Source information: An RNA structure, in which 32 nucleotides are resolved. The entry is an ensemble of 10 models.

RNA sequence: GAGCAGUUCCCCUGCAUAAGGAUGAACCGUUC
Repeated sequence: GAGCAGUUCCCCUGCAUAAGGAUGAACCGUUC
């Protein structure tokens, strides 16, 4: 500098227990 994965937080919706979605942020590892 950038690529990739994940985890956490948070916000909205909604009818919530369910489900869905996402912005921002932050953390960790790793690869070049």

Background: It was solved by solution-state NMR. The work is reported in "U2-U6 RNA folding reveals a group II intron-like domain and a four-helix junction" (Sashital et al., Nat.Struct.Mol.Biol., 2004).